[PDB]
Molecule: Lysine Riboswitch RNA
RNA sequence: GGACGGAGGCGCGCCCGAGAUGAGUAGGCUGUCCCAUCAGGGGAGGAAUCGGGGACGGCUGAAAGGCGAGGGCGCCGAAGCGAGCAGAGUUCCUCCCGCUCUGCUUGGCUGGGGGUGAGGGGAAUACCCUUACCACUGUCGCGAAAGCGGAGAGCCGUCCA
Numbered sequence: 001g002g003a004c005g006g007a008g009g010c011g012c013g014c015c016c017g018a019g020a021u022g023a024g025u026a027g028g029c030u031g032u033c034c035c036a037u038c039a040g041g042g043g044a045g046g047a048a049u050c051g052g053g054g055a056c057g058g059c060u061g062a063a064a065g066g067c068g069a070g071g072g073c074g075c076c077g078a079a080g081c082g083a084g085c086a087g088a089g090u091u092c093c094u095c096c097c098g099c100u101c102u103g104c105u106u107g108g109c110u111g112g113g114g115g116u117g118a119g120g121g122g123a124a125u126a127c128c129c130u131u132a133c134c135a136c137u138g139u140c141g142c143g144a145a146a147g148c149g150g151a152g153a154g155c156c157g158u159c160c161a
Base pairs, nucleotide, nucleotide: 001160002159003158004157005156006155009076011075012074013073014072015071016070019067027060028059029058030057031056032055033054034053035052038051041097042096043095044094045093046092079110080109081108082106083105084104085103086102087101088100089099090098111137112136114134115133116132117131118130119129120128121127139150140149141148142147
């Protein structure tokens, strides 16, 4: 090198899923009013002004994404993220960009979970994502030791040549 197998621990992911949150919110109806040329996440173009946007009161009033006890499954680059291409969604239309969803791709990144800070997502003190720094942990290496160093494309075991 090739083959099969193994171990880190709040370890990773999937499915079933009652339930909470979303929320008396968005929206709808009704009434009374307001902006003064104004429509969305950013930007550029346009139509519409019998346009468009907004407020207060009353009545009515969702859903999705996210969360989720308990149970079941697959696993140890488990899995997560990035980048690319594609389609869908996101304004009253159109075009770029962004954001979201889905498929394919690509060892680009990350050993693991935690704490703290910053950024992003999200209605969220929920939860998630990235990132820096802390300690911790597993692994190999160095070491007299305390410790120090490398990364999972790693480490451990058994085979094959």